[PDB]
RNA sequence: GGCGCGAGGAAGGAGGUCUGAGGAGGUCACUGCGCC
Ligand code: J0D
Numbered sequence: 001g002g003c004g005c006g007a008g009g010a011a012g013g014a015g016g017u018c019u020g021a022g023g024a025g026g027u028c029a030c031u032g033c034g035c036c
Stems, first nucleotide, its partner, number of pairs: 001036002004033002009018001020028001
Other pairs, nucleotide, nucleotide, family: 004032tWW008009cHS008013tWS008029cSS010013tWH010026cSS012015cWH012025cWH013016cWH013026cWH015022cWH016023cWH017021cSS018029tHS021023cHS021027cWW022025cWH023026cWH
C1' cells in the first nucleotide's frame, strides 16, 4: 500500500477527507486486531 474492522474530535462520521477537501459548516480526534 489493498480490502477487513476496530478507534475516532465535530451540530453528523464512517461517504470523500485528518488542516486536508465539495471546504464558505463543525471538527482537528484515532492512528489499532487481524487477512493478502
Ligand atoms: C455527509 C456526504 C455523505 C455521503 C456522500 C457525500 C457527502 C457530505 C457533507 C457536506 C458536504 C458539503 C456540507 C455542509 C454542511 C454539512 C455537511 C456538508 C458544504 N456528506 N457541505 S457530502
This is an experimental structure of RNA, with 36 nucleotides shown. It comes from the structure "Crystal structure of the Corn aptamer in complex with TO". It was solved by X-ray diffraction to 2.9 angstrom.